[PDB]
RNA sequence: GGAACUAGCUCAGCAUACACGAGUUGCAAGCAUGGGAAGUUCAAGCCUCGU
RNA sequence: GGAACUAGCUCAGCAUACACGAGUUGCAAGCAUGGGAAGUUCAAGCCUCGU
Numbered sequence: 001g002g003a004a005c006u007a008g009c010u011c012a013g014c015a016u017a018c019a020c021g022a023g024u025u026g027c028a029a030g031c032a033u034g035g036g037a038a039g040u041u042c043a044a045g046c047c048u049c050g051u
Numbered sequence: 052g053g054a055a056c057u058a059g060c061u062c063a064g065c066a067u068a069c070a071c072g073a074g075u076u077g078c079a080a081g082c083a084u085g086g087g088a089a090g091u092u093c094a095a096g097c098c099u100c101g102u
Base pairs, nucleotide, nucleotide: 002042003041004040005039006038008027009036010035011034012033013031014030019102020101021100022099023098047074048073049072050071051070053093054092055091056090057089059078060087061086062085063084064082065081
C1' cells in the first nucleotide's frame, strides 16, 4: 500500500411499515440491509528463459 | 463417508523431454500438474408467516 472475514464498533438506507402480531437461530436480530479510516485475520511463489 | 484451503502425506498423469542448462520464490519445487478415504481450518442463523 492491498485483500478477506465478522450480527456486536461506527455510518448510511427505509411507506409515523425505521410499524404491529406470531415463529425460528443465537449470548446478542425491525432488516439476518448497505458501506467503512471499525474488530479480527491474511499478506514468498501461483512460475520465467533456452533447448 | 459435509465444506473450504494447502507445494510437503498419498495416488495419478507426462514425447526415456517423468530430460538437460539457466533464472526466480520458498525451510522445502521436473510441473508451482490433476485427484484423494491426506494435512489444516471451519461447520447456530444467513431468516419464516400474517397484516
Potato leafroll virus xrRNA with a sequence from Potato leafroll virus: 102 nucleotides with solved positions. Keywords: RNA structure viral RNA exonuclease resistance RNA pseudoknot polerovirus plant virus, RNA. It was solved by X-ray diffraction to 2.6 angstroms. The entry also models cacodylate ions. Rfam match: Exoribonuclease-resistant RNA (xrRNA) plant-infecting virus (class 3). A reference for the family is Gezelle et al. (2024), "The pseudoknot structure of a viral RNA reveals a conserved mechanism for programmed exoribonuclease resistance", bioRxiv [Preprint]. From the family's description: Exoribonuclease-resistant RNA (xrRNA) plant-infecting virus (class 3) is a ncRNA that was reported in Plant viruses. Rfam classes the family as a cis-regulatory element. It comes from the structure "Crystal structure of en exoribonuclease-resistant RNA (xrRNA) from Potato leafroll virus (PLRV)".